Context: one part of a larger RNA, bound to proteins that are not shown
Molecule: LSUb rRNA, nucleotides 2 to 623; LSUa rRNA, nucleotides 1614 to 1869
Organism: Trypanosoma brucei brucei
RNA sequence: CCCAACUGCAGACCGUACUCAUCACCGCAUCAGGUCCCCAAGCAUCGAAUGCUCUGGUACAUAGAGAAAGGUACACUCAGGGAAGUCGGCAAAAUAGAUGCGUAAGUUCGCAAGAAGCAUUGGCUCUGAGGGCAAA
RNA sequence: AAUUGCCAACUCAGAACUGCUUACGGCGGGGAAUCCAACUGUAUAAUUAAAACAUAGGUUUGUGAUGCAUCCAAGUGGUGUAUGUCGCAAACUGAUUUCUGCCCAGUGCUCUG
RNA sequence: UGUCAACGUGACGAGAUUCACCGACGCGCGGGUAAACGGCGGGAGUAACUAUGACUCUCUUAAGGUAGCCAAAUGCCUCGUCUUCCAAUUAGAGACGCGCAUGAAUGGAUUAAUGAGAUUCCCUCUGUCCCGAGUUACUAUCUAGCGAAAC
RNA sequence: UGGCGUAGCAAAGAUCUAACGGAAUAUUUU
RNA sequence: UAAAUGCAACGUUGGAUACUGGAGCGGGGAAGGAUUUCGUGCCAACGGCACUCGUACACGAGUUGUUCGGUCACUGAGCACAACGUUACACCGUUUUGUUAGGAAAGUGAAGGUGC
RNA sequence: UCUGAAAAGGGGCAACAGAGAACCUGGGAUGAUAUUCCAAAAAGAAUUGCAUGUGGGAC
Repeated sequence: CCCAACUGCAGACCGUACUCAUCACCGCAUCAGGUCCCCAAGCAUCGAAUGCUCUGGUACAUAGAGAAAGGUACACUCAGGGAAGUCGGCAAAAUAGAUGCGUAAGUUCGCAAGAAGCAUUGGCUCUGAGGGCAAA
Repeated sequence: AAUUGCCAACUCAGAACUGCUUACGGCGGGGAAUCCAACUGUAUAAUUAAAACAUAGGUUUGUGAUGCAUCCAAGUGGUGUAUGUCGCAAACUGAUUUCUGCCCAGUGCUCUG
Repeated sequence: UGUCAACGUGACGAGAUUCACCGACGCGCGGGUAAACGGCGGGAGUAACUAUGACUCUCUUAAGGUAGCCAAAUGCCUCGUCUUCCAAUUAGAGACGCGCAUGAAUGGAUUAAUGAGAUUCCCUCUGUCCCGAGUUACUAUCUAGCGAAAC
Repeated sequence: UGGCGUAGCAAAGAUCUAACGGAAUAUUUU
Repeated sequence: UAAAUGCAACGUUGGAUACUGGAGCGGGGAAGGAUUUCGUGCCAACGGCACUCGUACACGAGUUGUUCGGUCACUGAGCACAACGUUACACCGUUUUGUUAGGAAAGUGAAGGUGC
Repeated sequence: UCUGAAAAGGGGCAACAGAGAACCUGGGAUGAUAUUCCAAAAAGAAUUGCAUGUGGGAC
C1' cells in the first nucleotide's frame, strides 16, 4: 500500500397544516356552468345499463296553512270515430327481451336483413345429457 | 380397470300437474317511391350541420441542385430539403360502372430571325 | 428584323446648347396550346285526306350543342299536355320536348350501401281534431321572515 | 324618490319525537 | 282554574323515518388558493329565512425525514450566453442532419527517470 | 519528484406523469403532524455513503 469479515463515529439543503369543489379553484357571489389522476361491495340482469341494499356519508338548499282561475311537469286516463287537425302526423301514441320457424325487389355478390311475418314465455314436482381424482 | 369409490360447477333439453287481472325496470315502429351527396369524417363558441368542406380515384403544370417554389431591412442569413423524378412544389375534378363530342377567331400562357 | 432607355462613338460652335450613328429584354410579325379562361345560328319551300317534313334552297360563324337528360334544387308563358293515385289534388309518380336560359373533369348519364338531408303515399297507432272531461306534484292564492327592478 | 311591504325567495324527494342548553318562558291584576 | 291573553324559531344527545347507492353529499393528490386547519370564547356586521351554528369575529396553538418529492446527477420537442456577421442604432441573425466560431477555445496526463 | 504518448468539434438551461431512486410493520405517539415522532428490553427488524482503529490474508 490492496483486500475479506466485523466494529466505532458521523449522515448536509428546501417542501410537509388544510382544500381540491351543488361552500375552499375560474365565472363581480357560498352561482343547477367548467376543471387532470388513483382505489370501487351485495342481489336482479348479457350488464360500470337500470332498480333496491351492508360499510362510509347526509336530512344542507326560506318555511306554515291550504282542492279559485290561468300556468309549468324529467305526471296520467278517456266512450264512438281514427289525421276529418295542421304549411307539414309537430307533439303524443306505438314497436320492443330471448328462443323456434321464415324472409322480397335490387346489388359493386360483401349486402339489403333484426327486411316483412307466425308461435312460445308463469309456478310447482320430476327425468336425461354435458366432468375430475384415486386405486390390482 | 367397458370396474369400484369419492367429489365440484351451472348450463341445455324434455314430462305431469296447476294458474293468469297479459301485470317492475330496461328495450328497434314497418313498407313503396322521387331529388342530392358515393361512404366513415369536418364544420358558422351565442339563431344556419346542409346538397357546403375533406376524402380515396382521375387529369394537368414547373423542376436534374449555380434547380423549382419561397421567407427576408441586411449577412458565407431561412423553409419544402435528415430530400433527389415511385421526389418536391402549384392547380382543377371528386368513389365504382359507362363516357368525356366540335372551336386557337378573343383573352392568357408558351416557342423562333 | 420595324420600334423602344441609359451608356458609348463622331461632328458645327469660343462654349453651354444641338445634331448624326450604335443600342437589350419587351411589343409587333411566325408557330403551339381548351382535364387554360371560355364558346358551341337564322329564314323559306316540299310526300296520293289533312297534319308533319326524311328532301331542297338561302344568309351566315372560330365552331354552329354530338352522346345523353328534362316543366329536373335549371321552363318565363305555367296550376303546360296525357296517364296513375282521390269522392274531389296549383301536390307526388310515369310519359312527351323548337329546352325564355339543359349538356359533357365550368364534368354528362346511371348507381348497391350509407344519411339527426328535401318531398309523396300506405299499414299500425293515437285527445292533432269532432269536443272536450276528470285527477296528481310545484306555483299563483293567505300568513311569518326577508325584500328588488323596469318605468 | 313613487312603483312597494309589491315581483318574488318553487331543479337536486323529508322530516318526527323526548331530555338537556340558551335571555330567547309556562312572561296577565285591569 | 286549566283553552278561548307570550306566538314563532335555534344547537347537542338517544330513538324513529328516509336519501346518497362504490362512474357516491366515500378516501387520497396535481393546477389554483394560502391559515380556510385545532382549542377556547363570542353574536355588533356577514352566511338574500333563521342561528345558541360557522370556512364569521377575537385570543392563543399546530407542519419534525440518511431512505418520501425536488436537488446533488440524465437526455427530448426546444431556448439562446460566447464567437462571428449585419444594422444610422442590437432591443437582429446563426447556434443537434455529430453539434459554435477563417477556427491557435484540451491546463487533462499512458508507459518511463528521480526521491519516499 | 522531470519528460511526455493519446484524446477533433466553447459554456449552460429545458420533464415534481419520460430515465434514476438505500425502509418496513406496531404504537396508549396528538386537540391539531407522521413510511418524518418512539432511547436501553430504543416496539422494534433492516438497507445503504463516507472516514477510521483492531483481528486476519497478501505488498